[PDB]
Context: bound to proteins that are not shown
């Protein structure tokens, strides 16, 4: 003996000012949503 990860986009069908649930190939992708434009 002092500060970074769910980062991007969904498709379902049950419930829903109630705080979501059950699937979707781990749902896919990740150099990247990207300005050395």
């Nucleotide at each position: 003996a002092a500060a970074u990860g769910a980062g991007g986009c969904g498709c379902u069908g049950c419930a829903u000012g109630u705080g979501g649930c059950a699937g979707u190939c781990u749902g896919c992708c990740u150099u990247u949503c990207u300005u050395u434009u």
Molecule: Linear 7SK RNA
Organism: Homo sapiens